[PDB]
């Protein structure tokens, strides 16, 4: 110098054929039990890394930037 994948909840990970983005854990709370522990159930928790373009609409296309990763190639 040239490519490639990757950035989503307080953490750890999904997403569609482009019309409100879920699942565990974490916390609060409520439900089972005669009672604890196991088990259900809801709520709060995302700028979806950032800026533009196509769409009528983009986390999801296309690019150009932030990072962090992984290849290629080598006479100032």
């Nucleotide at each position: 110098g040239c490519g490639g994948g990757g950035a989503u909840a307080g953490c750890u990970c999904a997403g569609u054929u482009g019309g409100g983005a879920g699942a565990g854990c974490g916390u609060c709370a409520g439900a089972c039990u005669g009672a604890a522990g196991a088990u259900c159930u809801g709520a709060a928790g995302g700028u979806c890394g950032c800026g533009u373009g196509u769409u009528c609409g983009a986390u999801c296309c296309a690019c150009g930037c932030u990072c962090a990763c992984c290849g290629c190639a080598c006479c100032a």

Notes: An RNA structure (tRNA) from Nicotiana tabacum, in which 76 nucleotides are resolved. The structure was determined by cryo-electron microscopy at 2.2 A resolution and released in 2023. It comes from the structure "Cryo-EM structure of the plant 80S ribosome". An Rfam search finds the family "tRNA" in it. The family's RNA type in Rfam is transfer RNA. From the family's description: Transfer RNA (tRNA) molecules are approximately 80 nucleotides in length. The family has 954 seed sequences and 5,335,975 matches in Rfam 15.1. Gene Ontology term of the family: triplet codon-amino acid adaptor activity.